[PDB]
Shown are 75 nucleotides from a PDB entry: RNA (P-tRNA) from Drosophila melanogaster. The work is reported in "Ribosome heterogeneity in Drosophila melanogaster gonads through paralog-switching" (Hopes et al., Nucleic Acids Res., 2022). Method: electron microscopy, resolution 4.9 A. The entry became public in 2021. Rfam match: tRNA. For this family Rfam cites "The tertiary structure of tRNA and the development of the genetic code" (Hou, Trends Biochem Sci, 1993). By type it is a transfer RNA. Its family is annotated with triplet codon-amino acid adaptor activity in the Gene Ontology. Clan: tRNA clan. The sample was in a buffer at pH 7.5. Keywords: Specialised ribosome, Drosophila melanogaster, Testis, RIBOSOME. Among the 76 different proteins in the entry, which are not shown, are 40S ribosomal protein S20, 60S ribosomal protein L19 and 60S ribosomal protein L7a.
RNA sequence: AGCAGAGUGGCGCAGUGGAAGCGUGCUGGGCCCAUAACUCAGAGGUCCGAGGAUCGAAACCUUGCUCUGCUACCA
Numbered sequence: 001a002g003c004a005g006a007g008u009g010g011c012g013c014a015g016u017g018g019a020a021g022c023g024u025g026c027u028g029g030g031c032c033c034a035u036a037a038c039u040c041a042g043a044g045g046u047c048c049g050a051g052g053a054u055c056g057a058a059a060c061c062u063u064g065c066u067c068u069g070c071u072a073c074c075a
Stems, first nucleotide, its partner, number of pairs: 003069005010024004027041003048064002051061002
Other pairs, nucleotide, nucleotide, family: 008014tWH009010cHS009011cHS009022tHH015047tWW017056cWH020045tHS021045tWH023044tHS026042cWW032034tHS057060tWH070071cWS
């Protein structure tokens, strides 16, 4: 010091410019003699920050913040 990069729902990940995506938890009921499992349903996103260009950016761009990678020298 280029660079492989990543940072997205509580957590984990999927998303190649027209969507906010899945799963687990979490939340309510039914089912239960009562708890789990089971069944139906709901809820959950400055997409790492600042900008770029534009019909629209989580994704495209570089820029800083956080964080591994990864070998190199020696104001």